The RNA (23S ribosomal RNA, nucleotides 2016 to 2899) from Lactococcus lactis subsp. cremoris MG1363 has 884 modelled nucleotides. The entry is indexed under ribosome, 70S, lactoccocus lactis, Cryo-EM. Entry title: Structure of 70S ribosome from Lactococcus lactis.

Context: one part of a larger RNA, bound to proteins that are not shown
Parts: sequence; structure tokens; C1' cells
RNA sequence: GAAAUUUUAGUACCUGUGAAGAUGCAGGUUACCCGCGACAGGACGGAAAGACCCCAUGGAGCUUUACUGUAGUUUGAUAUUGAGUACCUGUAAGUCAUGUACAGGAUAGGUAGGAGCCAUUGAAAUAGGGACGCUAGUUUCUAUUGAGGCGUUGUUGGGAUACUACCCUUGACUUAUGGUUACUCUAACCCGCUGGCAUAAUCGGCCAGGGAGACAGUGUCUGACGGACAGUUUGACUGGGGCGGUCGCCUCCUAAAGAGUAACGGAGGCGCUCAAAGGUUGGCUCAGAUUGGUUGGAAAUCAAUCGUAGAGUGUAAAGGUAAAAGCCAGCUUGACUGCGAGAGCUACAACUCGAGCAGGUAGGAAACUAGGACUUAGUGAUCCGGUGGUACCGCAUGGAAGGGCCAUCGCUCAACGGAUAAAAGCUACCCUGGGGAUAACAGGCUUAUCUCCCCCAAGAGUUCACAUCGACGGGGAGGUUUGGCACCUCGAUGUCGGCUCGUCGCAUCCUGGGGCUGUAGUCGGUCCCAAGGGUUGGGCUGUUCGCCCAUUAAAGCGGCACGCGAGCUGGGUUCAGAACGUCGUGAGACAGUUCGGUCCCUAUCCGUCGCGGGCGUAGGUAAUUUGAGAGGAUCUGUCCUUAGUACGAGAGGACCGGGAUGGACUUACCGCUGGUGUACCAGUUGUUCCGCCAGGAGCACGGCUGGAUAGCUAUGUAGGGAAGGGAUAAGCGCUGAAAGCAUCUAAGUGCGAAGCCCACCUCAAGAUGAGAUUACCCAUUCGUAAGAAUUAAGAGCCCAGAGAGAUGAUCUGGUAGAUAGGCUGGAAGUGGAAGAGUUGCGAGACUUGGAGCGGACCAGUACUAAUCGCUCGAGGACUUUACC
Repeated sequence: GAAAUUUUAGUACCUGUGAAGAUGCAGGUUACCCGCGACAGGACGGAAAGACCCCAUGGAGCUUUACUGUAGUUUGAUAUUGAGUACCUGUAAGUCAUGUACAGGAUAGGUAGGAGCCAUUGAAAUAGGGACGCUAGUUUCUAUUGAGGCGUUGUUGGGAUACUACCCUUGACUUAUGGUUACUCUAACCCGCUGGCAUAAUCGGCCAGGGAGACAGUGUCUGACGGACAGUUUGACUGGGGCGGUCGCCUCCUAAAGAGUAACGGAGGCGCUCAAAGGUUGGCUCAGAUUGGUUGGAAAUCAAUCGUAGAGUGUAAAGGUAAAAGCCAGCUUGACUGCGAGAGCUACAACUCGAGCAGGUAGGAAACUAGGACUUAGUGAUCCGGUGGUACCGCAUGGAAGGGCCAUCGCUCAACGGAUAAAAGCUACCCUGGGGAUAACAGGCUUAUCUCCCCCAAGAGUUCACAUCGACGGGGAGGUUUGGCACCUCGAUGUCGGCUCGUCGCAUCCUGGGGCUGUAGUCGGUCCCAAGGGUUGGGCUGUUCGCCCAUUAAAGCGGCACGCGAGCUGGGUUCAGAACGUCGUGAGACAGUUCGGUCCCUAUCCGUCGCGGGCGUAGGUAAUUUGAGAGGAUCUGUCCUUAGUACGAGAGGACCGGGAUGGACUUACCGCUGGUGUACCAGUUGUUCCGCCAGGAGCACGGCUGGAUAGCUAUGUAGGGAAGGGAUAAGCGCUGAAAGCAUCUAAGUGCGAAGCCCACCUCAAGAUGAGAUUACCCAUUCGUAAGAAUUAAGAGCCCAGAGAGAUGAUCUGGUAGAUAGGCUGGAAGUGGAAGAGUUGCGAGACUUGGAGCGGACCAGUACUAAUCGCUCGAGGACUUUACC
């Protein structure tokens, strides 16, 4: 010398209960008081207002052929912006013919003011004809005829065609002109053109040319596309959500005998027709059955008989329906107007009717009836814009504009009481606020399913149901499967598998006993009692299941938050990446695959494990144990004998019972196989240092390596589960009783299992009942009432050390001494020290010399340290009897 942390809590267990999982609750159990060291099962431990799911008229981001836009892109207009030229030719000026009747001359069209010759402006006819036809023949132009036809009276036509023509349909061209396309020019404009000027100066400006060019660009509108980028949109239910479906109105059940009506309950539908299926008057009765009759059928038709509707009622269903609502005829347009008392129905809006009256009507002789249909589906709010009328207003004023008011039309408004004229998807990039009122994960309910059992029972098993296996079947237990359920958990219930560590259950896998057997045995099947013990190891599968190998006594099934992540891993979904396949235009998605992928907690309580203190156990002690109770442990081959016997033709091979011998598992302990050994001895690399060398030191993981004393430790060494008792389960007994028999039963008696208990081992009188025994101190001083203070017997402090040990505590001891360290002797492992000397050029060999050295190893040794000292610590209460 802090952190996180919290309603405070002197916070146990079981079994229940309960917002459906207890510390605190009910019942019951065990628990001296307080700690201390370690551990994690809880305290739905913290830390993280869930990042999974869901919701919000929540937001972001993303995508798109959502809807609206935007910029941007690209048209056209048009000022900039001028000139000229031509093209069309619309606009308007007029021009000549055009006109048909086949007539009037053998062509006047609105046709007029209108009756004349048109004539030398130089005939008809002839020839390019003014189209050569408008294809009727007109202008009849142009040269000669130089006066043709009466110019026209007339007329199959329509006034009539010469003067003036008020003129009209097609062409043509002068002019007004205009959009008008194309070209040209250049003064506009421009040139991130030239070169020069200052500017020294590439930007700019100016000059002077060139090029381009009335374009370009710029302005303003207009059209195009337009996720380039924004702004919003993308319902509701729901047995989590999603998909699907549905969202309106009428009918019946559900409706509970008024109504009322629940669900993603059943059944249907309708989202109309009909000027006649409507009104009225007047008539009629059906469907069907049977007979009989040519076409013939089951019915076509007919006739007859029967025929309460067993038909129909325009349209589903319901109710109703014969004085018909059914069916057929006539009138017929009441499916009238204006209403409407009175009602019903009920959030409102709506909706269901409607007496009666008026205005006239329409049938019907009159009376009487008539405001749709046998009633009920056949339909939607306001706006807004129409249609018509409108004694209404009509913005000073009149009018008009416009608009009221009335009948009305337009609205899948359908998600059909309608968000607005206008509307798609994705987030594993998320993000926010909530949520058990809503997912998965376990909890709980239930047992559809699943697991197991039972019973019947065809039948298989020669017969046969009970050796065994049992159909067609029936009914139960269990919450280990699949489910379903939304009741805790959204301000956190971390949900695979595995590792470790287990526990219980038995529906028993083996070991135990016993029965039955379709078991000669041997080996089997079969069930009854049995949970004492044990219940393998590998390969693959992330993953359960499952498969393989080889096994044994067997290779059990489950439960326990699919046991356990504040014990652990992270191969599995369960981030973000990336990829495939497939789906989606896309954004992405699809447990489909695969690589990589982000697992903290310094123990507070309770609970665990081990060791302590304080008190108690009517004195203080100090040893001893009993044993109330609690735990541990329980297993299993193999071989031989009995005996190849019994059995069995045999093959094969016993039961019982003796012995021997493993396997684990587990206790002890390290003298052995060892392993290890950090102050033991060797070798030895490199390097510094002991001034030189030698001999040594330090450092390089303990420099490396050979070892190895101690102690620790298995794989090292030894051990067990033996044999018992008793009660027995199941089962098998004697005698026996209703029931003279029978009968393991009812008394009464046996046998009988790894079950149980005792016995084997351990913890054990805090076993408060605190035990029982053995010894010692004793019974003191102080008014002692209260007590107080000695102090015995002790016990302890304190010190030393380890057989012990985190520390406490334990043991050994404290000098009257081996308690630790040293000393001495020996092992002890190492390996022939050093020096000295010999040999050898040296490296090196050899003698001294099992040399020398040596930690936790034993014997002795007081050489040191346990010296000195100090503290705590009984004087033992009553009551009863015995006898004190």
C1' cells in the first nucleotide's frame, strides 16, 4: 500500500412448494465459537441497458428498369448576331384562257350597269396551234386570205354570251414578301494562332497580320437520357418472426333456446341481372311415381292414374313460400314527386323500415293495390374536376369572369372507414431505444410421437399359446427422441464435441443365486431376485450416431443446465474477409462447402480440502484408550486336480470341490531397475584474472559431458480384495389349516444370494450424552460477601534443529548435552590429486599412490549454539439417597 464490488444480512443440507429451478419459505436433518493456507459448484458471480431474434409509422448505409428530383449530357427556340446570294411560294397585286346542254353557231359559270355588230390594229380556211387538247375542241395567238360568223336573235341550256364588266374555280408571272435551305463574305465574335509593343514577362493587355466565322460560346426557356448524387417510399395479422394466405359486403353453424359473438373455425358466395323475372288485373298448379301408346331413350311428346309441393321461386345459402313469393296472359311504367309522424339498430358515420298526408298518377268496373325484384350479397368517406338547371352572390359601379345551391358523372379508395395526385429491395457494415407482451439454449407442462412393459391372441414352433417367438389387436409406465406449449431468462440462462473429475438410477453388460427350457451334456435361449464391484484400447468421422481392428469379466443404458468454459480447449455453426456452386438485375443470399478468424477475472460469503487458535466437558493437570458415529475397500481371469470322469455311439465335455497362477486397482516404502541430483569428483572448449609459468578462480544455460552421496520419485519392491457370522431378496422346505384331501403358509418350523449388517482398515467423546481408566497437585494467602493475588502439578514463552512442516501446529532437545553446526574416524562417488622425480624434441607416459578429494551418510567428540530469564496456570457449587 489500490482496483472492480454491493438492499442490509450473525448467509448449512435434503425433500417439496412457489413468475412454474431456494440461503433467507413449509417440514426434516445434522452444526462448540472464531480462524488460517489452497479450490471453484452456487450465490441464475462481476465486468458488457444482448452485438443472436423481435419491435419502433426509428435512423443510417447500400442497390435498383420504386416515385420524385438534381447536376451533368445532348435538341430546338431566341438576344448576342451582321451582310449578300440563290432555293421553296406560303402572304397579298393583277394577268389570259378555264366554264360544255349531246343545246342556243354544234360550249356566257355568280352574272350584273346591260341589245349591238365584233371589221381593215387588216375574212373564214390553210399550217407551228398560245394544252395541241381541259382530249369539249375554247382562247381559236402567229403569216396570207384582209371581212368570216349575224358580234348573236336563238335555246335539249340556267340569266344569256358585242360596250362597262361589280366577276368567280386551275395555272402563270410584276410587286408585298415571308418562314426558306444551301452557299458566299466579314465588321461582330473567337483563336490555351502568328509576330511585335512595354514586360525585363510563357499570365494578361495592346498593335499588325493569318485562320475560323456569323457559326461558336454566353443568357433564358424547351425536349432527351440521367443512381453521377440525393430525398422519401417500401403495410397489417401471424401461434416467435418470415412464407403462404387474408384484409370489403350477404347467407347458415360455432352462439350457448332474446340478442351478442369469439380463432389463420366450418360452409358458401357475391362484387349481378331484369323496361320486364318490376307494378297491376285476370286466370293456373308442381316436381316426381305408375300405366298404355309408331320412330322410343332413362326422360323427349302424348293421354290416363296417383301426386302438399318429395318442384319452382333470375342469380349461393338461409328463412319463407298454395289467399301463393311458384306458372301464364292483358293493362302496364309507381323501379312517382315532395315528404314523413313514428320507430327499430347503435362509438360515430352509417344502417333497417315506415303509419299517414299532399301533388298528381298508373293499373283495376269499382273497391283495392303501387315509393323495385319472394327478403337478404350485387358496394365504398371527404376533396378535386365535369354534366345540366339555378328567383343566389357577383367584390365602387354595371355586366362579365368566377362560384355557390340543386339532380348528377368520374374513385379496385380492394390492404375495400381511404396516409397523400404520385412510391421498390438489402444489411453477416449496422446503429439507437425497448422486449420475456416475441424466437433458438436449457428450465417447466404434456406424452402426440419416442422408450419400455403388460394383457388378449390368429399362428409359427410335428400338435400346441405360454420351451421360445407371436400376428390382427388392446391398454398402461417413463420423461433419455421427435414434437408442441411461451410461463422465468433481452439492464445477459455463453447453447457442440472433447479433456479432467465424478455421482446416482436401474429397464443388469459381466461377475451372484434361482427357475423354465424345443437344455444328454459342452455351449445355448429364457425370465426372477440382484446396482457390491467392474464395465478395454486404437483407426476414421470437428460432430453425435456409426464402422473397422484386436480384445476381455463384460465391451450396459441413461440421468445429472444433451454433468461440469469465474477448470480447460476451440476442430462446429456464431462477426467482418475471400472463393466456389446455386438463387437474386443488384445490394446480397442459400448449414451447401472450405481457409483464416478476438475464450478476462488479483476468491467476499456459502460450500470443499487440510492445520490451527478461544471456550467447554462444575478443580487444575498429564497420559490412556473404549467406541456413539463416519468413511474407505470390495473386482476379475488362467491352468491343473477332482476326471476326458459323469454325461455322452460318439464328437465333445462336466457339476460340485481343492490347489496354483495372473490382470488391473490401491496402500506403503527408495536397499534394489533406475530417473533426478545446481555447495561431490572427474574430463574438457573458448575467454579474462590470480605480475611469469604451473596450479587455480570467474564467465559462457549448472559452458558442455561422464557420472553420482543424500532426499524425492515409478516403471522400482512388497501387499490386499481370504475365510467367516447373521438377517435374507428371489427361489426351494417339513407339517399343516377353510377345503378330513391337498397345500413351502394362515399360524409353526428350515434352506437359500457379490444385496444388507457385522466382521478387514482408517477417522473418532465438542459422542455437550462432552465419556471410562491411570497417576500427580492438592486444598493456598488476603474481611474474600464479591472476589483478588500467589502458586503447586504442571504447561508454556525463548532458543536449537528436523522423522515434521506454507505458517501455525508436530517431534526432538536445551547442557544432568550429542539437539543442530564444526572436529575426528569411516563409508560416500569420483577416479590416480598436486608437488617432486623418471622417460620422451614435444605431445605425452610413469613413480610417489585405489592415490588425492569429497553435501544433505553413520559412530564418537562440548569445540560453538541450545545459558541466563519470564509468563500463564486448581484450590474445586447445589440437591437427594446410599451412607455422607

The organism belongs to Lactococcus cremoris subsp. cremoris, within Bacteria. The reconstruction used 43,530 particles. Rfam match: Bacterial large subunit ribosomal RNA. On this family, see Cannone et al., BMC Bioinformatics 2002: "The comparative RNA web (CRW) site: an online database of comparative sequence and structure information for ribosomal, intron, and other RNAs". It was solved by electron microscopy to 5.6 angstroms.